Method: X-ray diffraction, resolution 3 angstroms. The entry became public in 2017. Shown are 30 nucleotides from a PDB entry: RNA. Ions in the entry include strontium. The work is reported in "Crystal structure of a novel RNA motif that allows for precise positioning of a single metal ion" (Kanazawa and Kondo, J. Inorg. Biochem., 2017). The PDB entry is titled "Crystal structure of a novel RNA motif that allows for precise positioning of a metal ion".
RNA sequence: CGCUUCGAAAAAGUC
RNA sequence: CGCUUCGAAAAAGUC
Numbered sequence: 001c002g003c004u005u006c007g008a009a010a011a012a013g014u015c
Numbered sequence: 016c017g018c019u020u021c022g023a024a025a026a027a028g029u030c
Stems, first nucleotide, its partner, number of pairs: 002029004011020004
């Protein structure tokens, strides 16, 4: 680096 | 706003 967990903004679903 | 999808940084797993 890849594969992965958590995850802001933005966008979206729940009209 | 909440519940949710996608998801950067940071942190982590895969030593």